Shown are 20 nucleotides from a PDB entry: RNA from Satellite Tobacco Mosaic Virus. Crystals were grown from: crystals grown from 15% ammonium sulfate on earth with a reservoir of 15% ammonium sulfate over 14 days., pH 6.50, VAPOR DIFFUSION, SITTING DROP, temperature 296K. It was solved by X-ray diffraction to 1.45 angstroms. It comes from the structure "Satellite Tobacco Mosaic Virus Refined to 1.4 A Resolution using icosahedral constraints". Larson et al. published it in Acta Crystallogr.,Sect.D in 2014: "Satellite tobacco mosaic virus refined to 1.4 angstrom resolution". Protein in the same entry: Coat protein. Keywords: Double-helix RNA, Protein-RNA complex, Swiss Jelly-roll beta barrel, VIRUS-RNA complex.
Context: bound to proteins that are not shown
C1' cells in the first nucleotide's frame, strides 16, 4: 500500500 | 471514503 472482518466517522 | 484493533497479502 491494498483488501478481508470487527469498530468508529463521513 | 478515512482511521483503530484482528488478519494477510507486498
Nucleotide at each position: 500500500a491494498a483488501a478481508a472482518a470487527a469498530a468508529a466517522a463521513a | 471514503u478515512u482511521u483503530u484493533u484482528u488478519u494477510u497479502u507486498u